[PDB]
RNA sequence: CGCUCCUCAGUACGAUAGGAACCGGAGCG
Numbered sequence: 001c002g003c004u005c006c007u008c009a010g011u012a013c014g015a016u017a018g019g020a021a022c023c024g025g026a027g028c029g
Stems, first nucleotide, its partner, number of pairs: 001029006013018001
Other pairs, nucleotide, nucleotide, family: 007023cWS008022tHS009021tHH010011cHS010019tWS011020tWH012019tHS
């Protein structure tokens, strides 16, 4: 760096009805 899960948070934001991320935790490559 990539991917899965937690958390962040049903928060920020959004209004076709939904919905992140940084930090942090647990792994695999």
Description:
Solved structure of RNA, 29 nucleotides shown. Sample source: The sequence contains 14 highly conserved nucleotides among all living species. It comes from the structure "Crystal structure of ribotoxin restrictocin and a 29-mer SRD RNA analog". It was solved together with restrictocin. It was solved by X-ray diffraction to 1.97 angstrom. The work is reported in "Crystal structures of restrictocin-inhibitor complexes with implications for RNA recognition and base flipping" (Yang et al., Nat.Struct.Biol., 2001).